[PDB]
Context: bound to proteins that are not shown
RNA sequence: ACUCUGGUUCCUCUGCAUUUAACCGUGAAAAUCUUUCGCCUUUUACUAAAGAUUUCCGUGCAAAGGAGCAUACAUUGAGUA
RNA sequence: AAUUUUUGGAGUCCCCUCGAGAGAGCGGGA
Numbered sequence: 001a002c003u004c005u006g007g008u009u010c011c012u013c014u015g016c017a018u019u020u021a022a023c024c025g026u027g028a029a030a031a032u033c034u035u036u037c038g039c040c041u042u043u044u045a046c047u048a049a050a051g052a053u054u055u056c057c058g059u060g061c062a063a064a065g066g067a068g069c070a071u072a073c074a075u076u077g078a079g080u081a
Numbered sequence: 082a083a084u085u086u087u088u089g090g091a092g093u094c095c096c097c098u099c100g101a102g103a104g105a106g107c108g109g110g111a
Base pairs, nucleotide, nucleotide: 007069008068009067010066011065012064014062015061016060017059025057029055030054031053032052033051034050035049036048038046093111094110095109096108097106098105099104
Other pairs, nucleotide, nucleotide, family: 001079tHS002079tWW003078cWH004075cWW004076tWS005074tWW006070cWW006073tWS020022tHS024058cWH025027cHS037047cWW073074cSS078079tHS100102tHS100103cWS
């Protein structure tokens, strides 16, 4: 010989983060239901443990688009002497 | 990347066999 693309940074959207020994978190909150101890002339707010579920502060990667800063064509996925 | 294992010729020819024909036989030979 071919289509294929500028680096870097940042924003926002989308997807997945269930085979958990174990871990999206080398950190660590709160609530609800169900159940078991202790306060109480009442209820909440509680003590401290289990199981089932949520909420909340975070998280990882990939892809896509865009926007900014300094600027360069070779070269990736596809293939020579 | 021409000197023994590949990429720089141990290659041609001339008889016997089967067969119209052209190839094959560890065939023979220069």
Solved structure of RNA (U5 snRNA) from Caenorhabditis elegans, 111 nucleotides shown. The entry has 35 different proteins, among them Septin and tuftelin-interacting protein 1 homolog, Coiled-coil domain-containing protein 12 and RRM domain-containing protein. Method: electron microscopy, resolution 3 angstrom. The entry became public in 2024. The entry is indexed under pre-mRNA splicing, intron lariat spliceosome, gene expression, spliceosome, splicing. An Rfam search finds the family "U5 spliceosomal RNA" in it. The family's RNA type in Rfam is spliceosomal small nuclear RNA. From the family's description: U5 RNA is a component of both types of known spliceosome. The precise function of this molecule is unknown, though it is known that the 5' loop is required for splice site selection and p220 binding, and that both the 3' stem-loop and the Sm site are important for Sm protein binding and cap methylation. NCBI's taxonomy places the organism under Eukaryota, Opisthokonta, Protostomia, Rhabditida, Caenorhabditis.